23S ribosomal RNA, nucleotides 2018 to 2897 from Thermus thermophilus: 865 nucleotides with solved positions. The 2013 paper behind the entry is "Elongation factor G bound to the ribosome in an intermediate state of translocation". Lineage of the source: Bacteria > Deinococci > Thermaceae > Thermus > Thermus thermophilus.

[PDB]
Context: one part of a larger RNA, bound to proteins that are not shown
RNA sequence: GAACUGGCCGUGAAGAUGCGGCCUACCCGUGGCAGGACGAAAAGACCCCGUGGAGCUUUACUGCAGCCUGGUGUUGGCUCUUGGUCGCGCCUGCGUAGGAUAGGUGGGAGCCUGUGAACCCCCGCCUCCGGGUGGGGGGGAGGCGCCGGUGAAAUACCACCCUGGCGCGGCUGGGGGCCUAACCCUCGGAUGGGGGGACAGCGCUUGGCGGGCAGUUUGACUGGGGCGGUCGCCUCCUAAAAGGUAACGGAGGCGCCCAAAGGUCCCCUCAGGCGGGACGGAAAUCCGCCGGAGAGCGCAAGGGUAGAAGGGGGCCUGACUGCGAGGCCUGCAAGCCGAGCAGGGGCGAAAGCCGGGCCUAGUGAACCGGUGGUCCCGUGUGGAAGGGCCAUCGAUCAACGGAUAAAAGUUACCCCGGGGAUAACAGGCUGAUCUCCCCCGAGCGUCCACAGCGGCGGGGAGGUUUGGCACCUCGAUGUCGGCUCGUCGCAUCCUGGGGCUGAAGAAGGUCCCAAGGGUUGGGCUGUUCGCCCAUUAAAGCGGCACGCGAGCUGGGUUCAGAACGUCGUGAGACAGUUCGGUCUCUAUCCGCCACGGGCGCAGGAGGCUUGAGGGGGGCUCUUCCUAGUACGAGAGGACCGGAAGGGACGCACCUCUGGUUUCCCAGCUGUCCCUCCAGGGGCAUAAGCUGGGUAGCCAUGUGCGGAAGGGAUAACCGCUGAAAGCAUCUAAGCGGGAAGCCCGCCCCAAGAUGAGGCCUCCCACGGCG
RNA sequence: AAGCCGGUAAGGACCCGGGAAGACCACCCGGUGGAUGGGCCGGGGGUGUAAGCGCCGCGAGGCGUUGAGCCGACCGGUCCCAAUCGUCCGAGGUCU
Numbered sequence: 001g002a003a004c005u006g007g008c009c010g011u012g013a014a015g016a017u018g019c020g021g022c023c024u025a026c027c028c029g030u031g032g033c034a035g036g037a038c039g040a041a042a043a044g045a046c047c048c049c050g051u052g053g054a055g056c057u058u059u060a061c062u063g064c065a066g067c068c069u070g071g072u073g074u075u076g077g078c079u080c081u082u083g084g085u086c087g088c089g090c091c092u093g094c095g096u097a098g099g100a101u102a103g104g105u106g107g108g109a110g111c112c113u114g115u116g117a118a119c120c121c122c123c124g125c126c127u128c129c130g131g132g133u134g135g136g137g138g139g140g141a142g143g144c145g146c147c148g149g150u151g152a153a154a155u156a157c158c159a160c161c162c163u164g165g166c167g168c169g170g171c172u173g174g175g176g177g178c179c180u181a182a183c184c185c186u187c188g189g190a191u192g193g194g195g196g197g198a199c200a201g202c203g204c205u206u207g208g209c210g211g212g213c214a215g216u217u218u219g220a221c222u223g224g225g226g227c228g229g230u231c232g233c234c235u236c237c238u239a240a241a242a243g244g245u246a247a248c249g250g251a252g253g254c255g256c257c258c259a260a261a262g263g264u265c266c267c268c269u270c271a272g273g274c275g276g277g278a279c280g281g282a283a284a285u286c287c288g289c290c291g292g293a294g295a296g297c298g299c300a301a302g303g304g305u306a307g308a309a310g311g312g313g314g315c316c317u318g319a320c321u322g323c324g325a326g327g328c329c330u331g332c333a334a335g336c337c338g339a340g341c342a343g344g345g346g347c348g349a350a351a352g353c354c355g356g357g358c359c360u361a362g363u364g365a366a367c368c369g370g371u372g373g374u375c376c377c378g379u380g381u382g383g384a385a386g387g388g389c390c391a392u393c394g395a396u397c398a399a400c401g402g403a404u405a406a407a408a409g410u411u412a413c414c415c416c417g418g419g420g421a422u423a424a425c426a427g428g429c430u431g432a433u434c435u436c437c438c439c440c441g442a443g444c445g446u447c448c449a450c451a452g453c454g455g456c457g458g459g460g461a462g463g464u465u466u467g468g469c470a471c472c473u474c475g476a477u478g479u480c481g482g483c484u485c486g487u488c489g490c491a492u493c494c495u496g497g498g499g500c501u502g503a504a505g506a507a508g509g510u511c512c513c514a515a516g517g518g519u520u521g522g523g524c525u526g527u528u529c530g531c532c533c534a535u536u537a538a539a540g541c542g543g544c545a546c547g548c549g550a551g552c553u554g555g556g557u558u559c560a561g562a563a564c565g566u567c568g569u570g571a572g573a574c575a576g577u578u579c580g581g582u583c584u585c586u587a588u589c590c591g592c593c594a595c596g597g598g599c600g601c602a603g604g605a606g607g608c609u610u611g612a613g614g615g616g617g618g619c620u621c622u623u624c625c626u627a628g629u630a631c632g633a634g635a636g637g638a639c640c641g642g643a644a645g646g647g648a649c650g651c652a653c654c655u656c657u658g659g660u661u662u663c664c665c666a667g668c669u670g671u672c673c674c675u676c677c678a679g680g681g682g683c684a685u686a687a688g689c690u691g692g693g694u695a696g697c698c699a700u701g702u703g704c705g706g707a708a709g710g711g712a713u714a715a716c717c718g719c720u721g722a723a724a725g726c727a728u729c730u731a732a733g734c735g736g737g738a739a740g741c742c743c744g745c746c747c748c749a750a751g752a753u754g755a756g757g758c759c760u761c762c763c764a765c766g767g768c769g
Numbered sequence: 770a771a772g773c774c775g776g777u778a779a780g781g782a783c784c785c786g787g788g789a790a791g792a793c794c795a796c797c798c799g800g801u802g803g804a805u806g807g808g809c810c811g812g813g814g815g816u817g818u819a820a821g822c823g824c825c826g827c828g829a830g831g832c833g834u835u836g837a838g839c840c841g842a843c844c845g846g847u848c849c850c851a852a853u854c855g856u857c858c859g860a861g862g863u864c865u
Stems, first nucleotide, its partner, number of pairs: 003017001006023005026598008035590003040584001047419004052415002054411004060216005066209003070205005076179011088167004094130001100155001103161003107157001110144003119138001121136002124133001126131001183196005219231003228248001232254006255400001256298001257357002262316007270294001272290005296305002299362001301360003320343004326337003332401001345354003368394007376387002426473001427471001428469003432466001434462006443453002480555001481553003485547001486544005493518003496513006520534005561579004565574003599751001603762007613748004619647007631636001649705005657699004664692005669684006709743003716736004780858004784800005805851003808847005815839002821834005
Other pairs, nucleotide, nucleotide, family: 002018cWW011016tWH014428cSS030792tWS034587tWS037550tWH038472tHS038545tWS044046tWS044424cWW047224tSS048422cWS051403tWS057570cSS058060cWH058569cWS060407cSS061211tHH065210tHS069206cWW075200tWH076181tWS087168cWW094128tWS095152tHH096153cWW097102tWH097150cSS098100tHS101131cHS102151tWS106158cWW108156tHS109145tWS110156tSS113141tWS116139tWS116140tWS116141tHS117140tWS117142tHS118139tHS123134cWH125132cWW128130cSS149155tWH150154tWW151153tHS180198tWH181197tSS181198tWS182197tHS183200tWS190192cWS210212cHS216407tWS217408cWH218409cWH221248cWH223248tSS234300tWS235301tSS238247tHS239246tHH240245tWW252300cSS253361tWS254362tSS255363tWS255398tHS257261tWS258261cSS260317tWW269308tWH270295tSS271291tHH279280tHS280284tHS293306tHS295308tWW296309cSS304309tWS305308cSS308310tHS314347tSS318344cWH318354cWS321355cWH322355cWH324339tHS325338tHS329334tWS341355tWH348350tHS348351tHS364395tHS364397tHS364402tSS365397tWW366395tWH378384tHS378385tHS404406tHS409571tWS411413cHS419474tWS422474tHS423474tWH425477cWW431432cHS431433tHS431463tWS431466cHS433463cWW433465cWW440456cWW441454tWS441455tHS442454tWS445451tHS448502tWW451509tSS462464cHS462491tWS463465cHS470471cHS478583tWW484548cWW490515tWS492494cHS494537cSS495739cWH496738cSS497715tSS504631cSS504635tWW505630cWS505636tSS513714cSS514739tWS516618tSS518538tWS519539tSS519540cWH525529cHS535539tWH536538tHS537620tHS548551cHS554583tHS560581tHS568570tHS568571tHS595793tWS595794tWS600755tWS602863tHS603860cSS604779tSS610750tWH611749tWS611752tHS612749tHS626640cWS628629cHS628637tWS629638tWW630637tHS632634tHS632635tHS648706cWW654699tHH656701cWS661695tWS665838tWS675677cHS692815cSS693841cWS694842cWH699700cSS699701tHS708744tHS712740cWW713738tWH715737tHS720730tWH720732tWS721731tHS722728tWH723727tWH724726tHS730732cWH750752cSS751753cWS762778cSS763862cWW764861tSS767773cWS769772cWS775861tWH778859tHS779859tHS786805tSS790795cWS791794tHS799852tSS803848tWW803852tHS804849tWH805848tWH814840cWS817836tSS817837tHS819837tHS826828tHS826829tHS848850cHS848851cWH
C1' cells in the first nucleotide's frame, strides 16, 4: 500500500487481524461507546549528532566605527620661560665610633705662616643646623700634619677623578602670554563691524581606548550527553605457550639524565645467614666461615647479567666523517639492528674492540624564520640584494600524524538537517536492589530450639521499587495526580472453613484452605503516599503502557512573561522556590453496547416451547432466646441451635412520602393592542414574574432479592486396614468437611448450520426444459 | 418436483389509526364484522369561588350568585371525525 481486517496463549525486531496452536464465529447494515488498529495531524519542539544556522554576552580572537594622542598640511606675526642633555666655571660629600662633616684612589713626611698663626668679629654662598667652605676687619706669632686614641678606612699638603647641585652658555624638547591676516562664530545684509584665533575645524600619518558594531572560534573519547576522567611515549598483566589483539579493564613509569654514567686496556666480586668484634639500632665499617647470585646495574616494570652489563684504576673522545651488503618492524610516514669498505683516529703487546650509554620511555612531520659554513642561482653585464645546498637553532604544535600566525560563553526567543546509530515515558532482557517464601538453629521464650520468635550464614520465587542494558518506537508510543469505568492475581484486610497455641472462657497470636462478596466519609497537600478526625466486619496489597487524556480534567511537571534566593563579570542559569499561561465538533476497520435487514434451518404456515450454552446474582452487622448456663478464684463470658432488627448493594414499581410537570389553573407588573369602560390577546426565555399542580418520568419513597436445599470437594478430622504379627485416614475400600466448586434462583438463548420439540392450519402439477 | 413461468392455499407483507414499544427499523394493539386515535359526554384531578349581574363602599375593594369558572395526558362511555377503497407476496413439497 492493497485487504477476503475475530479471541486467547504463545511466537516474532522484544506490545500480532496477517505467524503457530487452540478457541470462537452465517451474509449485510443502522444508532451508540471509545479499549486497539503502537489510530489521524505536525519528516519530536525533549535528548544527542552535524567540525549545521541564527539571537544574545564577555577582561574569547580579530577587526571597524567613534573618541583620545604625537607628527605634519591648511598655519602667519611678536615675545615669556621651562625641562633634558653637553662644553664651561663655581660648589658639593655627615651610619656608628672618633678632635669631627672621613666622597674614591695616588702620592705624602712634612705643609702653611710680615704674600699676617691662634684667637675673637662680619660678608658670601653650602648646611645633615653640627658645622663645610670662600673671602675679608681687628689681632700680632704661632697653627696644621707625622706620633696617639677611634674607626672598615685618616686626618696636613698635592694630584687625577660630576658623586649631587647651582650659574652662565651651546644643542633638543615642553608649556604660557600678546597680535591679526588665514580659518570658525556673529552683526537691524557687510568692500564693512564685533567675538574667537593659528587654537578650533578639516586632510595625510602614529599609537591608544573601543561588544557601540562586525566576522568568527569555543576539540574528541564517552555503555545518551554533561560533570568528572582521558588523549603521545615506556614496563608488566589481561593476551587463549609465534607475532598481533579491545574496554572509562588491572597495576606502575617517561617529557630526563651521564664528559663520565662514553671508548679501550688491566684488575676486582655481590647481597645475605651464622659466628667474632670500641662508639657500634635490627645491616655504618673490619675479621672468619658458609652464600651462585636473592646484591648491583642513575630512575618504572620486565628481560638480562659476576665466564659482567656490577665495583676500582690508566690512557683516551669512535657521543667519528664518507657510505652501507642485508635485514627486523610496517597501511603510509616513521621506527629498529647492522656486518663490511674508505678517510682519519683511540685503547691494547697482540688477538682485536670503539660509528655513545645492559636493553626496551626521555619525544614532534611539514611549513616559516634564525645563525655557521659552502663546488650552487644571482633578472642586459660585473657585483650586490635575496635564494639554494650542508650543518644547526626556535613546538606542553601534550588534543602529542601537528586545522589559523591569531579565538570564550549563552539561548526557556530559538531555528534547519538528521538519529530510536543515542537519553527522558512505557514496554523488553536482567533481577543487583525491592517484595515475599524456604533451609540452618546462636539464642529468646520461668522451665522448653520452631506457641510466638530466628544471631551469624545459606537457597529460592516474583517482576509492583530504584537501577543495569540501549532491543521496537524520535517522518511522535502525550510523560504526574485526580475523575469515570472496570477487570484480573492472591502473596487474604474483612467475611467463611481449619491445625497448633505460652487456646480455661471471651479476646488474641500463628500457619493452612479460600477471591464468592465486600473493602466508608472527612481535614491537610497537585500529590501518589502519608499523617490526622469520625466510623467500621474490614478499612488488603498488587497487575492491566506506574489500566483508562481520538473518555474528562489539567492541580504537579517541562515553552514563551514576571519575581525571590542562589550561581555567573555577563548573556543567562537551577533536576530550588513564586504568580500566570491555547488539552484537535465528524469513528473507516477491529472490539464493545443496542437494534435491524438477508438467507438458511430440504413443503409452506400461525401459535406454544425444550435448554445445549451464556449472563446476572453471591455481601455483612447488631441485638435477643439458649444463658449470666458451660468455662472462670474473680472479672468476665462461649460453642451448637434459634429469633428479631440494621447498613450498603441489586431489580422492579409510583399506592404513600417527596421531586418535576414550557401553558393545567390562578395571582402580578410594564408596555402595545382588540374596543372607550369592563373583559381579553402579544411581548418581557428559548415559561415575563410569582403561587400551585394530574398523568408520565423519577428517589429521598415502596415492594422484593442474596437464600433455603441437593451433590462433589479444599485444608482439616475420621472409619476400617495391609505392606511392616505393632501402628498408620491410604496402598484397596468408606465417611465427615468451607461465604469457595457444581446444581439449584433470575434473565438471554435452536445461526445449538448439532438450526431441537409439541399443538394447530393449508395443500396438491395447473403448462413446460 | 422446479431444474417451471403463472395465478392461488393457509397465511403474510404493503397502506391506514395508534401504543407506558420505539432514534430508524423492530415489537404490540386496532382498521367500520371497529372504541385505535381525535373530538363530544361523564368521573378523576389541578386550580381555588370565572364572566355577567345585583347589593355595600366616594374609592381601591368587599359580599352574593359560586367550590364557581377554566381545565393536558388519568378511568370509562359515545361511531360525531378519522382508520375510505384496495394491492402485492405466498404450498404446490428432491434422494438405496
Notes
It was solved by X-ray crystallography to 2.86 angstroms. Entry title: Crystal structure of the ribosome bound to elongation factor G in the guanosine triphosphatase state. Rfam match: Bacterial large subunit ribosomal RNA. The literature on the family includes a 2001 paper in Science by Yusupov et al., "Crystal structure of the ribosome at 5.5 A resolution". Ions in the entry include magnesium. The entry has 53 different proteins, among them 50S ribosomal protein L14, 50S ribosomal protein L23 and 30S ribosomal protein S2.